[PDB]
Context: bound to proteins that are not shown
Parts: sequence; C1' cells; structure tokens
RNA sequence: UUUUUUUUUUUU
DNA sequence: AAAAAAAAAA
Repeated sequence: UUUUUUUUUUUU
C1' cells in the first nucleotide's frame, strides 16, 4: 500500500 | 434505496 467476494457496526 | 468505518478470506 491493491482488487474481488462475504460479514459486522454506526450514521438517515 | 445511499454515505462512511472495520473485519474475515483470497
């Protein structure tokens, strides 16, 4: 200091 | 139906 998938939390 | 955060795996 990436990308994809999934997950949770918070703010309407 | 949007915005942001983090984490898990690769």

Shown are 22 nucleotides from a PDB entry: RNA (Template RNA) from Trichoplusia ni, together with DNA. Primary citation: Jin et al., Science (2025), "Mechanism of DNA targeting by human LINE-1". The reconstruction used 486,334 particles. It was solved by cryo-electron microscopy to 3.3 angstrom. Protein in the same entry: LINE-1 retrotransposable element ORF2 protein. Entry title: Structure of human LINE-1 ORF2p with endogenous dsDNA and RNA/cDNA hybrid. The organism belongs to Trichoplusia, within Eukaryota. Ions in the entry include zinc.